The RNA, together with DNA, has 144 modelled nucleotides.
The structure was determined by electron microscopy at 6.13 angstrom resolution and released in 2023.
Ions in the entry include zinc and magnesium.
It comes from the structure "Structure of transcribing complex 9 (TC9), the initially transcribing complex with Pol II positioned 9nt downstream of TSS".
Chen et al. published it in Science in 2023: "Structural visualization of transcription initiation in action".
[PDB]
Context: bound to proteins that are not shown
DNA sequence: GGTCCGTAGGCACGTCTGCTCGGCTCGAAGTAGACCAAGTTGAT
DNA sequence: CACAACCACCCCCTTTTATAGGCGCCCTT
DNA sequence: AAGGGCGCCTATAAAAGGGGGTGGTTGTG
DNA sequence: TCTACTTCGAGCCGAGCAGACGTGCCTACGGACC
C1' cells in the first nucleotide's frame, strides 16, 4: 500500500 | 379648337408559397459524492 | 508481444594416453 | 530368469580447423 | 444507486425571409365629341 475483522 | 377622359401595354410593388439558416428546445449521456474517529491482524 | 530472422562467440568435434569406478548392452549358463 | 563378460562414459591436458547451437539482435502486422 | 448536475447531438421545427405571380400606377397615344 492493501484487505478484512472489530469499537462507538 | 380645345377639353376631358379612357385604355391598355411595361414596371414594380407587394401578398402568397416553398428553402434554409438560426434558435430553441428535448433526449442522453460521460463526470462527482456519497459520516466520525478508532482497535486490531493479515499479506504482499 | 514474442513470432522471425539476424548479429555475434563458444563449444563441440577428433585423436592419444594412463587411471579407476560405474554403468549398458551381449553371450552364457 | 539371471549372471558374467566385455565394452562404452568420464576426467585430464594439449593442439588443430571448423560445423552447429546458444544467448543478444531489432524489426511484423 | 441516486440524483443531480454540465454538454451537445441532431433535429426539427417554426418562422421567417426571400423569391415570385398578379395587380395598380403613371404616364401617353388615340379616337370622339364638341
Nucleotide at each position: 500500500u492493501c484487505a478484512a475483522c472489530u469499537u462507538g